An RNA structure (P-tRNA) from Entamoeba histolytica HM-1:IMSS, in which 75 nucleotides are resolved. The entry has 17 different proteins, among them 40S ribosomal protein S26, Small ribosomal subunit protein uS2 and Small ribosomal subunit protein eS1. Keywords: SSU-body, Entamoeba histolytica, Ribosome. Entry title: Cryo- EM structure of small subunit (body) of 75S ribosome with P- tRNA from Entamoeba histolytica. Rfam match: tRNA. Rfam describes the family as follows. Transfer RNA (tRNA) molecules are approximately 80 nucleotides in length. Rfam classes the family as a transfer RNA. Rfam links the family to the GO term triplet codon-amino acid adaptor activity. The reconstruction used 53,764 particles. Method: cryo-electron microscopy, resolution 3.1 angstroms. The entry became public in 2025.
[PDB]
RNA sequence: GACCUUAUAGCUCAGU
RNA sequence: GGUAGAGCACGGGAUUUAUAAUCCCGGUGUCAUCGGUUCGAUUCCGAUUAAGGUCACCA
Repeated sequence: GACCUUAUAGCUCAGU
Repeated sequence: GGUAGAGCACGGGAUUUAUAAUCCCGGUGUCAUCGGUUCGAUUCCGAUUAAGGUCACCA
């Protein structure tokens, strides 16, 4: 550089 | 797509001689930052950041 994914309480996560 | 739930943590009260454990209650989230579809976005669509995973080969 090119593809893929994520970002939520003071910390790890859900759900949307 | 019409009200963000879990713990752990924190505050107060209760039990205890006192702490820990235990019981009761409460306060907590800019849903990472901008634009648009949006009835209405934290969810849908692009952009700017951070964070990771894979490739970067034959000469």